Solved structure of RNA, together with DNA, 94 nucleotides shown. The depositors describe the entry as "Cyanobacterial RNA polymerase elongation complex with NusG and CTP". The entry has 6 different proteins, among them DNA-directed RNA polymerase subunit alpha, DNA-directed RNA polymerase subunit omega and DNA-directed RNA polymerase subunit beta'. The reconstruction used 132,172 particles. The 2024 paper behind the entry is "Structure and function of the Si3 insertion integrated into the trigger loop/helix of cyanobacterial RNA polymerase". It was solved by electron microscopy to 2.79 angstrom. The entry also models magnesium and zinc ions.
Context: bound to proteins that are not shown
DNA sequence: GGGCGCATGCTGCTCTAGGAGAGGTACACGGCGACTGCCC
DNA sequence: GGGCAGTCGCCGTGTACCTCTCCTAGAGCAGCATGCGCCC
C1' cells in the first nucleotide's frame, strides 16, 4: 500500500 | 436548399432465471453387493 | 417355500514440471444517434 481468481480445452520434458 | 421532427438501427442496462431436453446416443474393464426370474 | 443364478449398479485406475488459448449467461427493453421525410 498493491499486487494475480478461479475454471476448461490443446501440446510437451523426465 | 436548410432547419426541424420522426423513424429507425444500434447498443447497453438488466434481470432473472433456471424448468427440460434437443440429440449430439449408440462409445474401456474388472471386482463386489443387491435384488429378482422360474423351476423342484 | 427355497432357493441358484442371473442381472445392475458403484467403486477403482504412479509422480512432479513448462507453453498456448478461449470463458465467466443471454435474451428483453429502452436510451441513443444517425438517416431520412416535411414545411419554409
Nucleotide at each position: 500500500a498493491a499486487a494475480g481468481a478461479g475454471g476448461a480445452g490443446a501440446g510437451g520434458u523426465a